[PDB]
RNA sequence: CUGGGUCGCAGU
RNA sequence: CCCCAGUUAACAAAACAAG
Numbered sequence: 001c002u003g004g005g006u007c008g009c010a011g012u
Numbered sequence: 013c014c015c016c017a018g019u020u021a022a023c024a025a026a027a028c029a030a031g
Stems, first nucleotide, its partner, number of pairs: 001018005009031001011028001
Other pairs, nucleotide, nucleotide, family: 002021tWS005025tWS006026cWH007011tWH007027cHS008010tHS008029cWS010029tWS010030tHS011012cHS014026cWS015024cWS016022tHS016023tHS017021cSS
């Protein structure tokens, strides 16, 4: 850089 | 800002927090 993500009132 | 992977780009995991 790109694609994802449990958590979180809130995901940049 | 945090974690995992590397282009049909895993399974997960627990902290973080401007507003």